[PDB]
Context: one part of a larger RNA, bound to proteins that are not shown
Molecule: 25S rRNA, nucleotides 1443 to 2360
Organism: Saccharomyces cerevisiae
RNA sequence: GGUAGUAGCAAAUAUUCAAAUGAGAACUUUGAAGACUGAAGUGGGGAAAGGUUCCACGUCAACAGCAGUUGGACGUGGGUUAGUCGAUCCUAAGAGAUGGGGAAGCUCCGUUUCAAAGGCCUGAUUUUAUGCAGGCCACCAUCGAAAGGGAAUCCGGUUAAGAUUCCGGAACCUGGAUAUGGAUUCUUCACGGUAACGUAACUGAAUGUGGAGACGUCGGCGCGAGCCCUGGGAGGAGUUAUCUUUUCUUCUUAACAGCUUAUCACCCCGGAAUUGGUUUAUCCGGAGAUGGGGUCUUAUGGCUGGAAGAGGCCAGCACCUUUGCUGGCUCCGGUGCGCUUGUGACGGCCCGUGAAAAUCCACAGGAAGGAAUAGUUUUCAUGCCAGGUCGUACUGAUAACCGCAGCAGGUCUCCAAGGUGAACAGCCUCUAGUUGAUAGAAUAAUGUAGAUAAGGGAAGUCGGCAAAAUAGAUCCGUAACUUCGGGAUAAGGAUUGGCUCUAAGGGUCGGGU
RNA sequence: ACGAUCAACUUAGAACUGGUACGGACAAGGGGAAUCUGACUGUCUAAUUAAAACAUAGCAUUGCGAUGGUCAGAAAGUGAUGUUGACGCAAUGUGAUUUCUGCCCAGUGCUCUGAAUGUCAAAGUGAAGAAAUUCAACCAAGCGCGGGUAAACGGCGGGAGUAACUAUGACUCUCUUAAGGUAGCCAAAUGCCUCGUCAUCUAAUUAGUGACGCGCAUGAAUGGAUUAACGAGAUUCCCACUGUCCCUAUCUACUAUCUAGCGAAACC
Numbered sequence: 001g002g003u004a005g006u007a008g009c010a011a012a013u014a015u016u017c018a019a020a021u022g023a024g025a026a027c028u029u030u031g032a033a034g035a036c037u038g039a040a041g042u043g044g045g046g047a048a049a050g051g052u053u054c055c056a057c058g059u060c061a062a063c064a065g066c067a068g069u070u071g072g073a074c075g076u077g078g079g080u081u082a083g084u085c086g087a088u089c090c091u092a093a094g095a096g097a098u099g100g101g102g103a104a105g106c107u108c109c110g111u112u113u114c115a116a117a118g119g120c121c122u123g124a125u126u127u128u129a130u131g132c133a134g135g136c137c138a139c140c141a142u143c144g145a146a147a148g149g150g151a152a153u154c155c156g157g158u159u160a161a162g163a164u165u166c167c168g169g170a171a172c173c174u175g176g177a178u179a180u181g182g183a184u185u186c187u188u189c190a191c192g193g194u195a196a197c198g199u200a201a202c203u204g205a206a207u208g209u210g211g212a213g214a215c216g217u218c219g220g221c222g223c224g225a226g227c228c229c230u231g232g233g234a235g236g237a238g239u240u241a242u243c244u245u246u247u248c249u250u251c252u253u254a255a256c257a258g259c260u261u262a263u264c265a266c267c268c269c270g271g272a273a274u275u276g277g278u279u280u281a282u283c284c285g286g287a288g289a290u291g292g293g294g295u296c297u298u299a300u301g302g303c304u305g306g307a308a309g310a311g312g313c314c315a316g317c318a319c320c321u322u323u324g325c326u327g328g329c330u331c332c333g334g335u336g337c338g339c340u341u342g343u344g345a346c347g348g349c350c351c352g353u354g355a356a357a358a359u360c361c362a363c364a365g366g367a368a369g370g371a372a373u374a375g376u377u378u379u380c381a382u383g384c385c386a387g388g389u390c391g392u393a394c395u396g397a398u399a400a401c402c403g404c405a406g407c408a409g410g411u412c413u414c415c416a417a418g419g420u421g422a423a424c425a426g427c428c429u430c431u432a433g434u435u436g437a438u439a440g441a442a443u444a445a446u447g448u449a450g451a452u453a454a455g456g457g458a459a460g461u462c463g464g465c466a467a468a469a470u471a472g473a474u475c476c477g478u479a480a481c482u483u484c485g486g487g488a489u490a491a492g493g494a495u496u497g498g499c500u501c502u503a504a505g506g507g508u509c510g511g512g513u
Numbered sequence: 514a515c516g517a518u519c520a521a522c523u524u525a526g527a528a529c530u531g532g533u534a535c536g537g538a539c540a541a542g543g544g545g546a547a548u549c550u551g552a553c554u555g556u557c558u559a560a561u562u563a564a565a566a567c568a569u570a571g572c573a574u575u576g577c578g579a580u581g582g583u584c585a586g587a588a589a590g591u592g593a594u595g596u597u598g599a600c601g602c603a604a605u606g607u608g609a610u611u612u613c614u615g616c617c618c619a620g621u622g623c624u625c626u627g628a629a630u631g632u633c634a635a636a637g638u639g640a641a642g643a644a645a646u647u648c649a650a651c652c653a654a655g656c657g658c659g660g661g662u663a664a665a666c667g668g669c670g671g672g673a674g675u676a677a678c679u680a681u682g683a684c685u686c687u688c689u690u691a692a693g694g695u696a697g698c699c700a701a702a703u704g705c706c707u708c709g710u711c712a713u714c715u716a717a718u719u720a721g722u723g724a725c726g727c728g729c730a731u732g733a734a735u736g737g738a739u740u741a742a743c744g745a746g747a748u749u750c751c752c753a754c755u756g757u758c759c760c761u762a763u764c765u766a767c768u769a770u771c772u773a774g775c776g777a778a779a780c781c
Stems, first nucleotide, its partner, number of pairs: 001781002008775002015033006034435004043415004049395002054078005063071002083172002085391003089149002094143002100109003119136002153170005173387004179382003182378002189369001190199003207364006216349004221344007228336001229334004233251006256305005265295005275285003311330007350354001401410002417429004438773004447767007455759002459757001464754001472496005481486001483609001497530002500527006506519002509516001531535001543752007550744002555567002571607007582594004611738003615669003620666002622662004631656002638649003670688004697731001698728001709725005
Other pairs, nucleotide, nucleotide, family: 003779tWS004778tHH005006cHS005776tHS006777tWH007776tHS010767cSS011398tWW014034tWS021025tWH022024tHS022069cWS025069tWS026438tWS027066tWW037042tSS038429tHS038431tHS039430tWH040424tWS041431tWW048396tHS048397tWW052054tHS052079tWS052080tWW053393cWH055160cSS060063tHS060071tWH062073tWS064406cWS066438tWS071406tHS072399tHS078161tWS079080cWH082392tWH083152tSS086146cSS088150tHS090357cSS091145tWH091356cSS093144tHS096111tWS096141tHS097111tWH097112cWH098113tWW099110tHS100590tWS102587cWS102588cSS103105tHS108588tWS112117tWW113115cHH114590tWS124129tWW145148tHS148355cHS149357tWS149358tWS151173cSS153164tSS154254cSS158163tWH159161tHS170255tWS178383cWS182201tWS184376cWW185371tHS193195tHS194268cWS195267cSS196294tSS200201cHS200380cSS203368cWW204366tSS204367tHS205366tHS206365tHS213358tHS214357tHH215356tWH220345cWW239244cWS252310cWH253307tWS253308tWH254307tHH255306tHS261298tWS261300cWW263297tWH263344tSS264296cWW270290tHS271288tWS271289tHS272285tWS272286tWS272288tHS278282cWW279281tHS281346tWS298300tWS308309cSS308310tHS350352cHS352354cSS370375cSS394400tWS395400cSS397411tWH403407tWS421423tHS421425tHS426539cSS445769tHS446768cWW453756tWH454760cWW457755tHS457757tHS458464tHS458465cWH458466cWW458755tWH460757cSS461463tHS468754cSS470542tHS471536tWS477491tHS478490tHS479488tHH480487tHS482485tWS483485cHS483740cHS486741tSS497537tWS499528cWW508517cWH511512cHS534537cHS550565cSS552742tWS553569tHS557564tWH558563tWH565702tWS570608tHS572664tWS578598tSS579597tWW581595tWW582602tSS586588tHS586589tHS606734cSS607734cSS609740tHS610739cWW613733tWS614734cWH617691cSS618665tWH627629tHS627658cWW637650cWW641646cWH642644tHS663666cHS664734cWH668692tSS675682tWS676681tWH679680cSS682683cWS682684tHS689693tWW690692tHS694695cHS694732tWS695733tWH696732tHS696737tWS699726tWS700707cWH700709tHS701703tHS704706tWS714720tWW715717tHS718720cWW733736cSS756760cWS
C1' cells in the first nucleotide's frame, strides 16, 4: 500500500429553548428549563506524587480519537509574605563513625565495646582578661517520624490568583535585659486553716527522689460540644381560584483573660446488725459506712472582658457621585435511648497486660548568701528588646499522581443536613457541585443488558448452569442428632394499610414551733 | 383527709373503612433427607486451580544445663535464639473432641558400649642399606563386632482336607518369616476383574444409599474408626420454584444499520 473511508468512536440515566460572541456554535458565555451526584458525594480540605497544571491578558497551526470562538493546549506575564502552622529538637524499629579486631584488598565486624575517650560552676581578680587555687561530674559520636513526643494565635477584612503568614484589632510563648510598685525583713528567708489545704509573692547550691512526657481494646452508663428537631418574637422572600396565625430564610460570638462551676478523691465530727449506703452493670463500710460540715483537680459549663465597634438581616436617601451616607433589629426559650465527637467513672478480655527519649515541674537536702529604715531576695504585677533559615500557589484524580494517554484500573485520610427505615442500606430531597463522556436519523436480522409468558414443571443438561421461588417485623410452632454450647430464622403457619379511638408505661414543684 | 404544671415515644387492644389491599416502590434467607471430605475461625497459586491443599489448637517424639543445643559468617576481640534458661529454646511428625493406636529392631538409619583391636593416616619408633629408600611393629577416630530404638524410615506369608443333608471351615497338616495385618473400615476420594452381589431409591438408575468382603493393592500419629457444629468443597434424592426444556413468542434500552465529522488493525 490493499484492507478502508472499513472495525469502530454504544458503561457512568439527559438534554432543551433563546440571546450574546464569532468567519464559523450540538459542544463557548449568559439567562431560562429539565436532570443528576444525594453529606462513606460528582461537596469542602489534605498526605504521597506532580511542578506552575494556579491566575490574567492575548490567542487556535498542532493537541482536546466529533467540533471548538473553549481548554490542564499555544504565547506573554502575575502569583506562594509566619516567633506561634510544619520542618528544624527528641527518641522508635533501625542506620552508623570512633577505639579496637578481621580482611590481599574493595572493606567487614561491632555501638560502649579489652580506650589515658571530659565539660559545669567558682568566687575570686577589678596591671585583667577571663588565665589563674578549691568544687562538681563517670556521662561517652551521629543519623532515624512534615501521622509518634513536642513552648507559644485568634477573630474580622482583604486578592485575578496568598494567607491561622498580609491589614485591623486582640493574645500568647521563648530567649534577653531591667527598674518601679507590691511581698518579705531589728522573733530575718510569709501567714492562715483541727485538717483536707489556701494565697499575688513568700532564700535555696551539690546531690538525691518523685511526677508529668507516657500510651491496649471493647461494652454499656453519665456529662459536655457541634449538629438535628422545635416554641414565641423582630425582619426579609414565596404560595395565596380555595386553604394555609402558613412555607423558606436571618437572629452569630474566636483565641485569650477574670470570677465561678466537678465526677472522682480527700479531710473534721461520729461510731454502724433491725446491717446500712448504693450502680444500668454489686460493690463498699470498725483498715471507720450511712449521715452532718467542708477541701481539691477546672475536663467542662455559666457570667464578664475581648465585643459589636465585628459579622448577619433589613430599611431610607443618591444613582460618574472620590464612591456612598443614614437608620433599625441582631431577643428569649424548649426537647432527646437522636447523630458525630470529646470526656469521666466504671466493667470485661489475655500463657496478648498493650514505646522510648528530649523536655518541664515538684519534693528531700541544706551549701552558700542577706539587714537598714526598708539590707537583701522576689516562680507576684507592670514595664523594654528580639525571635533567624527552608516550605507555603494548585490538583489530589472517570483530565494535574502511577498505569505508553485527557485509560471504567490503582492510590492514605478529616468534615457529613431532612424524610423513609433498625440502619453511614436502597430511594427521594436541601447546601455545594456537575450537567462532562462525537452527534443526527431510522427501528431489519444477530447480539449485549433488562423483562414477561398459556398448560406442563427439570421431561433440559455431565450437572437445576441460568433464572425463579423465599425474604422485613409481630405472634405461634419447631425434629433427628449433640461435644448440652447448639442444631434454629430448623421445618411449619398466621398477621401487616388507612382512619378514629382506648389502656399502660414519666419529670419537676411543694407540708401540720 | 397531697394537687397543680411539663413532656416523650414505645407497647398492647377496639371500632370503622377499601375491588381482601397493606415489609404495596425500595429493601429483603429457599428448605429438607443423606453420603464423601476437612474439626472449626484463618491462609495460598497477583493474571485459568480457594480445594479435600496450607495453618490451627490438641497430641507425640527429638536435642540441649551455656565450656551448651540449633543456626549464621571469608575472618574476627564476629553473630541469631538471647532483655533467653527446660512451664525454655531449638528440630520434627500428626492434626479439635470421642475412642483407640496392635505385631515386627532382620534391613536402612539413629543411638551407646569401649579396650577387651580385627581394619588402621600423618607424625613418631625399630631394622637393613652408602643413602635415596624399603620392610616391620605400634597404630586415633571411623568402620567392623555387641546392645537399644517404630508417635524413626518402614514391614506385617503360602498350600493341602475338611461338621452326620450342601457350602464355610472351629481344629490338623505343611514350608518359610524380623513379624506374617490386631482393633476397626471398605467395590470407600483406596477394588483391576467390575456397570461386583443382595436390598433400597425409579417406569426404567454404569448414579445415590445401606449391607456383603481372602480386600489387584484397606488398616491404625506414613495415624484407624467415629464425630455435634462449621463449608462460595464433592455427591444423591425430596418439597417448593420456575422459558432448563416441550416450543417458542413478545417488549425495552444500547448496538448493528444509514448520515456528517474522525478514523485504525490482523492479515496479504